Shown are 553 nucleotides from a PDB entry: RNA (23S ribosomal RNA, nucleotides 8 to 560) from Mycoplasmoides pneumoniae M129. The depositors describe the entry as "Mycoplasma pneumoniae large ribosomal subunit in chloramphenicol-treated cells". The entry has 31 different proteins, among them 50S ribosomal protein L32, 50S ribosomal protein L18 and 50S ribosomal protein L24. The structure was determined by cryo-electron microscopy at 2.9 angstrom resolution and released in 2024. An Rfam search finds the family "Bacterial large subunit ribosomal RNA" in it. Its Rfam clan is "LSU clan". Gene Ontology terms of the family: structural constituent of ribosome and ribosome. The sample was in a buffer at pH 7.4. Xue et al. published it in Nat.Struct.Mol.Biol. in 2025: "Structural insights into context-dependent inhibitory mechanisms of chloramphenicol in cells". The entry also models zinc, potassium and magnesium ions.
[PDB]
Context: one part of a larger RNA, bound to proteins that are not shown
RNA sequence: AGUUACUAAGGGCUUAUGGUGGAUGCCUUGGCACUAAUAGGCGAUGAAGGACGUGUUAACCUGCGAUAAGCUUCGGGUAGGUGGUAAGAACCUCAGAUCCGGAGAUUUCCGAAUGGAGCAAUCCGGUAGUUGGAAACAGCUAUCAUUAAUUGAUGAAUAAAUAGUCAAUUAAAGCAAUACGUGGUGAAGUGAAACAUCUCAGUAGCCACAGGAAAAGAAAACGAAUGUGAUUCCGUGUGUAGUGGCGAGCGAAAGCGGAACAGGCCAAACUUAUCAUUAGAUAGGGGUUGUAGGGCUUGCAAUGUGGACUUGAAAACGAUAGAAGAAGCUGUUGGAAAGCAGCGCGCAAAAGGGUGAUAGCCCCGUAUUUGAAAUUGUUUUCAUACCUAGCGAGAUCCCUGAGUAGCUCGGAAAACGUUAUUUUGAGUGAAUCUGCCCAGACCAUUGGGUAAGCCUAAAUACUAAUUAGUGACCGAUAGCGAAACAGUACCGUGAGGGAAAGGUGAAAAGAACCCAGAGAUGGGAGUGAAAUAGAUUCUGAAACCAUAUGCCU
Numbered sequence: 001a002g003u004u005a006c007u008a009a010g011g012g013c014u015u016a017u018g019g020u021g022g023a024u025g026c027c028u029u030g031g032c033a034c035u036a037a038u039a040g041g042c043g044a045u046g047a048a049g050g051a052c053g054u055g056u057u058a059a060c061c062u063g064c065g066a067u068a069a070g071c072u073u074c075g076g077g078u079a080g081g082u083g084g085u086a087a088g089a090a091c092c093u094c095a096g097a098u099c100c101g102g103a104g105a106u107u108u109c110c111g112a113a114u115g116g117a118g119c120a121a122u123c124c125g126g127u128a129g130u131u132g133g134a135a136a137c138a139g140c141u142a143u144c145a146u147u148a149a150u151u152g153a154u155g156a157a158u159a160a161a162u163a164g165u166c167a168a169u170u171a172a173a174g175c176a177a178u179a180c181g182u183g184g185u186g187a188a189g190u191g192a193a194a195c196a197u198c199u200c201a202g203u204a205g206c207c208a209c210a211g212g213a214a215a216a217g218a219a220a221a222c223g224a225a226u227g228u229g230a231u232u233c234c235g236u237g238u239g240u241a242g243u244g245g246c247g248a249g250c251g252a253a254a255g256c257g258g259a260a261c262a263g264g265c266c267a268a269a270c271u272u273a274u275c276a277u278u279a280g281a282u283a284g285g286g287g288u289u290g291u292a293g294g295g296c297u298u299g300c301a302a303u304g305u306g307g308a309c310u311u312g313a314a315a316a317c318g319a320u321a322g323a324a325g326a327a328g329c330u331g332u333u334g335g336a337a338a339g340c341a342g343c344g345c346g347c348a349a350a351a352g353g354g355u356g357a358u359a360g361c362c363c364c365g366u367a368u369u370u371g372a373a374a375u376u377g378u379u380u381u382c383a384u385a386c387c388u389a390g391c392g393a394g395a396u397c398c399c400u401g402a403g404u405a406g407c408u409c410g411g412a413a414a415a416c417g418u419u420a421u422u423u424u425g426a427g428u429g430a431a432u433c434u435g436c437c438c439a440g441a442c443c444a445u446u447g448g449g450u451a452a453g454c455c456u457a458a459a460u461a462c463u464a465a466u467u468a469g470u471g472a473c474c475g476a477u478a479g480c481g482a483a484a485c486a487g488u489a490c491c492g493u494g495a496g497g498g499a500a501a502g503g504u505g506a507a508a509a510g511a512a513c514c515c516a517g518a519g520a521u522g523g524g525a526g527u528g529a530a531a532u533a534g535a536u537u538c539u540g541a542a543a544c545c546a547u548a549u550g551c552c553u
Base pairs, nucleotide, nucleotide: 010553011552012551013550015548016547017546018545019544025538026503027502030474031473032471033470034469035468036467037466038465039463040462041175042174049110050109051108052065053064054063059085060084061083062069071104072103073102074101075100076099080092081091082090115124116123117122125144126143127142128141129140130139131138132137146172147171148170149169150168151167152166153165154164180211181209182208183207184206185205191198195245221228222227232259233258234257235256236255242250243249263455264454265453266401270285271284272283273282274281290433292400293399294398295397296394297393298392300390306387307386311383312382313381314380315379316378317377318376319375320374322370323369324368328343329342330341331340332339344361345360352364353363354362406428407427408426409425410424411423412422413421414419435450436449437448438447439446490497491496510537513524514523515522516521
Other pairs, nucleotide, nucleotide, family: 008010cHS014549cWW020543tWW021542tHS022540tSS022541tHS023540tHS024539cWW028475tHS028476tWH030479tSS031479tSS040177tWS040212tHS043112tWS044114cWH046112tHS047113tHH048111tHS050121tWS053068tSS055083cWH056090cWS060485cWS074373cSS075321tSS077098tHS078096tHS078097tWH079093tWS080097tWS102374tSS110120cSS133135tHS133136tHS145173tWH155163tHS156162tWH157161tWH158159cHS158160cHS177179cHS179212cWW180461cSS181214tSS186202tWS186204tHS187203tWH188201tHH189200tWS190199cWW191248cSS198248tWS202203cHS211213cSS212461tWS213460tWH216231cSS217230cSS218262cWS218456tWH219229tHS220405cHS220436tWS220449cSS221448tHS223225tWS224439cHS230458tWW231459tWW237254tHS239251tWS240252tWH241251tHS242415tSS244247tHS244248tHS244417cWS247417cWW248417cWW259459cSS260458cSS262456tWS262457tHS263308tWS265288tHS267288tWH267289cWH268287tHS268399cSS269286tHS269294tWS279281tHS289290cHS289400tWS292433cHS302304cWS304389tWS305388cWW309385tWS310384cWW321371tHS325349tWS325367tHS326346cSS326349tWS327360tSS333337tWH334336tHS334357tWS335356tSS336356tSS339358cWS346350cWH348367cSS349366cWS351365tHS355359tWH372373cHS402431tHH403404cHS403429tWS404430tWH404452cSS405429tHS413418tWH419420cHS419421tHS424425cHS463464cHS474478cSS476483tWS478483tWH481486tSS482486tSS486500tHH487488cHS487498tWS488499tWH489498tHS492494tHS492495tHS504508tWH505509tHS505530cWS507528tWS509533tWW510534tSS510535tWS511525tWS511534tHS511535tHH512525tHS517520tHS526534tWW527531tWH528533tHS
């Protein structure tokens, strides 16, 4: 001179392991949606909601209220109990404890708060008693707000009388059931592909009043017929007749089939008694309507049937604690049997839960039979209040709901964007059964019905709550925001906004003891079937971070 390996500071690939992390799987003292019943309220006799305090007991939670983790009584029921994080100390309990049910007692302060105030859980009082003091004063009791109604007393301008003032009695206040009802007021986003009529929508919101439901309600009706005969709710009639810048859209009333069914009562006539009887007023009898009713006068028949109805007595069915309640051993794997196998047994009980795995016969229970001193609900029977009663004749007389029905001017309700029907802010204004209203302008005929007075159960609407139960509902990013002490921590001056977080093991038997360390802790030991189940506590995925066999750079 030529072709040549080893290098891996570090990196790449495969595989295995360790660590952070809590995905997936299994489960749940938790949620959601309903069913069948119960119930649908509490409050000046102090409510809902809070503050404070109470332990033999650190705090927190729960219970309770100076009688403060409980007091009394009546029932059930026993052998344990002194609420949870919770062991220990000290007691209670078989003259019947703790516990469960019914009925009571006590119930601080704030809060409708109501003696006055006030910055809630604070401050300051008056009056009438009573006990200490020598009095101020201090204990212990009861009472003291406002409004409305009734009654009584007093009483101005101003004689009387009212206004006003005072006293006594009776009611009202407030809250909630994130739900249903009624009434007043009442938008806008949006749609019409713009927009103003219109729609949205009489919805949201605001306010008032309730009730356990509310509202409505007994034809001056529907409506076209030899018709139906309170209201309410469901299906259909039908997306029909209609109504709409006839555009977007809106949309009945009849009839038919069902749920339930209930009709009552005042004013006026007429009459009685009383009010300086100027009553035109008060308290009674009489009356409640439409194929007109009632009153006036005169007779017959009536003593009942039924209520939306008062008190009592009795009975039945329940609700609020409970009692009884059948049936199995052996062997095998296993830490553990209830699994598996053999042989049995009971059932009006094979729903469910627990027991070291998957139990009809281990336990508690379930089917079934039962039971209430006390409170309370429904129904029935008897008596007892209150209401409740037919058919004629004659008279030809009286009464039948007035600033009302209509009409005019502006609005509205009904499906209707205003119009026959309903309602009203302003004005006007009738008649009296030979009467008045209605049958989509209006008139006549026919027919239907009786306005201007009141009350009305049932079917209907809803579930904060109590009991039982169900789910081709959820299973810690799901289900209520909240499985845990969640409307908490936290954010904001405030209204308001608003989380995350569950699982040791059958049993703590929760690791005595030794070693290193200052200690936590780690490595052994010990318990346990398992400790790579160790409180960081079921399973433990990926991203991510490290270690290493092999290959490459």